Released in 2007, the model rests on X-ray crystallography data to a resolution of 3.8 angstrom. Shown are 34 nucleotides from a PDB entry: RNA, together with DNA. It comes from the structure "Cisplatin lesion containing RNA polymerase II elongation complex". The work is reported in "Mechanism of transcriptional stalling at cisplatin-damaged DNA" (Damsma et al., Nat.Struct.Mol.Biol., 2007). Among the 12 different proteins in the entry, which are not shown, are DNA-directed RNA polymerase II subunit RPB1, DNA-directed RNA polymerase II subunit RPB3 and DNA-directed RNA polymerase II subunit RPB2.

Context: bound to proteins that are not shown
RNA sequence: UUUGAGGAGG
DNA sequence: TACTTGGCCCTCCTCAT
DNA sequence: CAAGTAG
Numbered sequence: 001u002u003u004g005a006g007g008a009g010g
Numbered sequence: 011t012a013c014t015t016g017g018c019c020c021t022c023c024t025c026a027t
Numbered sequence: 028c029a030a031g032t033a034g
Base pairs, nucleotide, nucleotide: 003026004025005024006023007022008021009020010019011033012032013031014030015029016028
């Protein structure tokens, strides 16, 4: 850096 | 018979391998 | 969760 999950915003 | 693809938009974190 | 489409 890519990726995959969870939390949130209107 | 059985199964297949469809599943708001955008944004923002954090976490873990 | 569903309905339709297609083999």